[PDB]
Context: one part of a larger RNA, bound to proteins that are not shown
RNA sequence: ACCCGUCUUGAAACACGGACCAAGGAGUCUAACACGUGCGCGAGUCGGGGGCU
RNA sequence: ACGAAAGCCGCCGUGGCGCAAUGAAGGUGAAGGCCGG
RNA sequence: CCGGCCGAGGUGGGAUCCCGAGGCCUUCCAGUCCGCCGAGGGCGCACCACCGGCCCGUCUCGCCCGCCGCGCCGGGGAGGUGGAGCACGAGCGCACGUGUUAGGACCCGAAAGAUGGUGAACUAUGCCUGGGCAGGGCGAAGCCAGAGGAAACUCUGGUGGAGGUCCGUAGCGGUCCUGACGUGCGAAUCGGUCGUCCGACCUGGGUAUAGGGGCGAAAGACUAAUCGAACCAUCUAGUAGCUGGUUCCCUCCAAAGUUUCCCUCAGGAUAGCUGGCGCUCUCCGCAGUUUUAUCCGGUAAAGCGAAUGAUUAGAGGUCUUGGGGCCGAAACGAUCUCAACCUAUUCUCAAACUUUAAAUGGGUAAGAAGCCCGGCUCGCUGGUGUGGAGCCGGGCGUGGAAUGCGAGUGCCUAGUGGGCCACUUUUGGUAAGCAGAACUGGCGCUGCGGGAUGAACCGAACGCCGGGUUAAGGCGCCCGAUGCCGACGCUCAUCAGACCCCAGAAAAGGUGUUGGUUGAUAUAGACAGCAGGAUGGUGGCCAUGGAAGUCGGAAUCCGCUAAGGAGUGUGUAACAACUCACCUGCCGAAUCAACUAGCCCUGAAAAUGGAUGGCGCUGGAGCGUCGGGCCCAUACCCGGCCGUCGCUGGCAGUCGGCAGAGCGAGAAAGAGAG
RNA sequence: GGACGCUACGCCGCGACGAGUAGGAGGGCCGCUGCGGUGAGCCUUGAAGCCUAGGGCGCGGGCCCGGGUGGAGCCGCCGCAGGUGCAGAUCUUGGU
Numbered sequence: 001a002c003c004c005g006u007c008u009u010g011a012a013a014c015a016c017g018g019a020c021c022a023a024g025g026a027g028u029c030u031a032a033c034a035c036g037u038g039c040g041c042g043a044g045u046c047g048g049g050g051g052c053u
Numbered sequence: 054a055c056g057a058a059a060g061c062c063g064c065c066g067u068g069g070c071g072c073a074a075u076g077a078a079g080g081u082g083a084a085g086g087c088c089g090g
Numbered sequence: 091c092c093g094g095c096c097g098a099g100g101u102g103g104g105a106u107c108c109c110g111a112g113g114c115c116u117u118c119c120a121g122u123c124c125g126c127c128g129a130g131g132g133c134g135c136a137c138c139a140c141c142g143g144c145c146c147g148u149c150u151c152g153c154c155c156g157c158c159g160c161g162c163c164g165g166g167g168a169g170g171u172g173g174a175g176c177a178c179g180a181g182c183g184c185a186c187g188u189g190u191u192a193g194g195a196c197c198c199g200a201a202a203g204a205u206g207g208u209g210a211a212c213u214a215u216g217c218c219u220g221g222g223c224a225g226g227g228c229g230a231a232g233c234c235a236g237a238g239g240a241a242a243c244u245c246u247g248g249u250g251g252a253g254g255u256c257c258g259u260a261g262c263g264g265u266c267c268u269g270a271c272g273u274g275c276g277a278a279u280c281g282g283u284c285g286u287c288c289g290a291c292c293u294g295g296g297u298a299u300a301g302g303g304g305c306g307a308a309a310g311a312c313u314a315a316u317c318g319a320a321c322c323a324u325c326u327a328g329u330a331g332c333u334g335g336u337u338c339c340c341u342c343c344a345a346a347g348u349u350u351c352c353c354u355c356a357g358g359a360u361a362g363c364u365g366g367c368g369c370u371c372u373c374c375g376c377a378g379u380u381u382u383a384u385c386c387g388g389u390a391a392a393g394c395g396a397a398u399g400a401u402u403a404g405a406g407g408u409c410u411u412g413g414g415g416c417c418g419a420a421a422c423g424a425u426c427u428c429a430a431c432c433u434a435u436u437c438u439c440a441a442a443c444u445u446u447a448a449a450u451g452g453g454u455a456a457g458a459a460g461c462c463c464g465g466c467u468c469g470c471u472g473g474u475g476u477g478g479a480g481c482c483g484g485g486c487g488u489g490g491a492a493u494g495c496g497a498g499u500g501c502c503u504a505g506u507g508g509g510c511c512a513c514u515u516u517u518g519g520u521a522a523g524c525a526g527a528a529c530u531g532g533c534g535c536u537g538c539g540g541g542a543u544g545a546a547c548c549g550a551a552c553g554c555c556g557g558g559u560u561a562a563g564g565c566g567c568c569c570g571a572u573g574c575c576g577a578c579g580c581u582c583a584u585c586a587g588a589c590c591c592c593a594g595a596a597a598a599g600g601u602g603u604u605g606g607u608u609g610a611u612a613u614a615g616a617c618a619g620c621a622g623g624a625u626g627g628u629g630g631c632c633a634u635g636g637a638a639g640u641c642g643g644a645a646u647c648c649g650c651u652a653a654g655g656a657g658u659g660u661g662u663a664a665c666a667a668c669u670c671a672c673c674u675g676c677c678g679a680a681u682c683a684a685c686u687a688g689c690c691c692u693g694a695a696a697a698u699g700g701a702u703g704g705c706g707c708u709g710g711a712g713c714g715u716c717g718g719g720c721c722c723a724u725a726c727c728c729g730g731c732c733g734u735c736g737c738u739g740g741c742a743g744u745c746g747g748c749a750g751a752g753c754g755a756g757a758a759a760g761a762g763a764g
Numbered sequence: 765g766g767a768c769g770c771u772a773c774g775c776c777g778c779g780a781c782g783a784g785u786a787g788g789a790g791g792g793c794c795g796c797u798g799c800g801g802u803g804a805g806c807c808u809u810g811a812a813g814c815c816u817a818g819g820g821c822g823c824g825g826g827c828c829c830g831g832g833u834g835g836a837g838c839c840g841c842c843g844c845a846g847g848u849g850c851a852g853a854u855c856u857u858g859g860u
Base pairs, nucleotide, nucleotide: 003018004017005016006015019860020859021858022857023856024855029193030192031191032190033189034188035187036186037185038184039183040182041181044070045069046068049065050062051061052060074081075080085096086095087094088093089092090091099141100140101139102138103137107132108131109130112127113126114125122763123762124760143176144175145173146172147171148170149169150168151167153166154165155164156163196335197334199332203325204324205323206322207321208320214299215298216297217296218295219294220293221292222291225257226256227255228253232249233248234247235246236245237244238243261286262285263284266282267281269280270279301317303313304312338792339791340790341789342788343787348361350359351358352357362506363505365502366501367500368499369498370497371496375495376494377493379492380491381456382455383454384453385452386451391446392444393443398440399439403435405433406432407431410430411429412428415426460486461485462484463483464482465481466480467479468478470477509533510532511531512530514528515527517525518524538549539548540547553731554730555729556728557727558726559725563721564720565719566705567704568703572718574717576716577715578714579713580712587707598692599691600690602689603688604687605686606685607684608683609682610681611680619676621674622673623672626648627647655670732782733781734780735779736778737777739776740775741774794849796846797845798844799843800842801841802840803839805838806837813833814832815831816830818829819828820827821826
Other pairs, nucleotide, nucleotide, family: 004851tWS007011tWH008010tHS009509tSS009545tWS011015tHS025850tWS025853tHS026335tSS026850tWH027336cWS028195tWS042180tWS043071tWS043179tHS046048tHS047049tHS047063tWH053059cWW066067cWS066068cWS073082tSS076078tHS076079tHS080146tWS083175tWS084097tHS104136tHS105134tHS106133cWW110128tWS110129tHS111128tHS113758tWS113759tWS121764cWS157159tSS158159cHH193195tHS198333cWW200329tWH201328tWW202326cWW209301tWH209314tHS210213tWS210299tWH210304tWS214305tSS223289cWW224258tHS229250tWS229251tSS229252tHS230251tHS231250tHS239241tHS239242tHS260287tHS264265cHS264283cWS265283cWW271276cWS275279cWS300303cSS301320tHS302319tHS305311cWW306309tWS339824cSS344786tHS345785tWH346506tSS347534tHS349360cWW364503cWW387450cWW388389cHS389448tWH390447tWS393396cHS394440tWH396444cWS397443cWS400438cWW401437cWS402436cWW404434cWW409422tWS414427tWW415427cWW416425cWW418421tHS457460cSS457490tHS458487tWS458490cWH471476cWW474476tWS504787cSS505786cSS510546tWS513529cWW516526cWS519521tHS519522tHS532546cSS533545cSS536551cWH539561tWS541591tWS543593tWH544592tWW544593tWS547590cWS549561cSS560722tHS560723tWH562722tWW564571tSS565571tSS570721cSS581710tWW583708tWW585694tHS588706cWW596694tHH597693tHS612679tWS618677cWS624670tHS624671tHS628656cWH630645cWH631644cWW632643cWW635663tSS636663tSS638664cHS639657cSS639668tWH640668cWW651652tHS651653tHS652673cSS654655tHS654671tWS699700cHS702705cHH706711tWS710712cHS742772tWS743753cWH744769tWH746749cSS746766tWS747766tWS784785cHS792825tSS794825tSS795848cWS807836tWS808836tWH810834tWS810835tWS810836tHS811835tHS811837tSS812834tHS822824tHS851852cHS
């Protein structure tokens, strides 16, 4: 030196979930926007669509 | 093969955004001063 | 109106640069170049504040211009005002991060809704075609015979075999035990007991009716263990302001439960609080503070012989009026009055009263953006270069209270928007561990020492350790520390008492004990106790059949004396007697009364056995006042180590026979060359 | 003839400071899987995996050795990419 997770003003709670182990298991992608930041060029900048090898 | 990549094309910059705003619209659209007659 | 020129604002603050009044050592001056420093003075980036200007809209007031078609054309000015403008560009592309969204949208979750299909093997009802239903009871119409009768017909005995008839089997049901079983034999069964059993009966197969439909002797029943709307697939990962979950470490910072709006109250938006990114400066500004000035206020208190409102009591007034009158026919004439009324006082109050009026508190000021001169501008204002404002120019620095401290500023932004507790103030409520506020601090988000125990009380806030010392608490033993020659008292409890929050008691009472206060007796001798005198005038005057101090009431003095009242209870028609008030003898010193406050005690009754934490404690281990000493927290001090932050610190100087080993030094600047 | 140093994203010196949920940020020579580079990398003289009263490192996430088992692949570093880290969800599946 009370059992963890949790919601809660307040949990060791006579609140709920949990016998045990393994594996799986939950802020992703797209579009838009904003601001910050890095890079290139700079009153410009950009081929993204299409051509040419 | 990689490569469905990369490179190139400005007489492919059409176009986007930026470079000018304001008004509902017709529209308009961004310093002045002095001297002399 | 034409011709030339100057031609892209200003003020304040501004990092940096620029100038330089001066000033920077070897034997002494003169003495130059470089480097350095600096009073002061400048150009002033970005940015900020302000003042002008320009463009578009719109309004007001006007004067003018221009020409191919001279007007209901076109253009311009001045002064306000609306704009996401101009005022010597800053964007575009790409990447990454964060945030907010729309999408399945962090994951899982409905009750539903829709489209299209599959089911009447169960069950509901209709139809078609089959099958089935012991044995008994009652005895309907019809019929026969006999008897009675004028007739109608009526009796008696048989016969007969009707019926949603009765008892009862098979069948079909499913009443009661609220039996058995109730992880069963069984997702509805079993036993006993029951209902019905020729009919609205039971039953096989065939067939019909299909989901907002069917079918229903109607219970929202049944429609394949599914029915207050079946089942199957799909739309569909439907929606969810609501539950649940949401996965590695360390480091740094660190909340909110409040404002406003919302068909808002279990939620959002919005401010606040937070973090991150910086940037602009500093080597003047600022402050949860005081001081010095100066305002503001109507709470606490106080007030009511001050207003408003409430309110007690007597006084002094007058017919100012009135109420029963009293002698008045009557008469403010008188009479006692009783009332209101008035004048002085008097008792008691107010969240929604107030003359007064705090404490705490709220503003503002404490200089350079300040003061003081000089000059211009104005369409404003006007006797008047008047008034005011705005501009320039110049001069003033002891930086003008204390203390502390680097400031300013812009983006993006999460979480939160249920709070709770305590001191003090405070509303409702009998009150509440109740409901609602104010102020500050806590808890929440937070361990640690103490309060036995404990969200919040007291102390104190935390990196990992060693030593020291403390806080609040403690120091009989549990349990570290009093195992002190601890101090002074109080208290006995057959319910003792024992430490903030805090976890239990009141009025009242005690001849328990300890102090105090006040008022009385006492060495011309106290109070208890033990004894004696306790009368004389008199057997008093008004009194009774009779009371002499001894039943009731007017009266209530002296001699003898240390004292005795013309009398305190108990008894007789009155007497006799005695005691009492009162006085001496001894004992020989505080006795008596009324209060008051300490501890203790009574008041004091609850249910499992029981709690100053326990044991226990009474020359305390209890209560009060106090000492030393001692004990220990993560607090404080010293030291070690880790990390973070700050100094926007230091280091390119490892400058080596091309060498010279320095910048720790209180003091603007060169170990520099001619 | 004269130590060390200065991966300047390094090294060094002073001070002050350190609580923390919700939340924010930074640093991870923490960990998983794949890709471009690189290690004249490792490996049948024994890779991955698993076991471990063995030896150690790091505040920690974790990691490195030894031993055993195993039998064929694997890792370091610089970048890139993500279906990347579990104790919970009356979680899912399997097992006890």

The RNA (28S rRNA, nucleotides 1312 to 2356) from Oryctolagus cuniculus has 860 modelled nucleotides.
It comes from the structure "80S ribosome with angiogenin".
The 2024 paper behind the entry is "Structural mechanism of angiogenin activation by the ribosome".
The reconstruction used 101,572 particles.
Rfam match: Eukaryotic large subunit ribosomal RNA. The family has 88 seed sequences and 107,465 matches in Rfam 15.1. Its family is annotated with structural constituent of ribosome and ribosome in the Gene Ontology.
The entry is indexed under Angiogenin, RNase, RIBOSOME.
It was solved by electron microscopy to 2.8 angstroms.
The entry has 75 different proteins, among them 60S ribosomal protein L31, 60S ribosomal protein L8 and Ribosomal protein S5.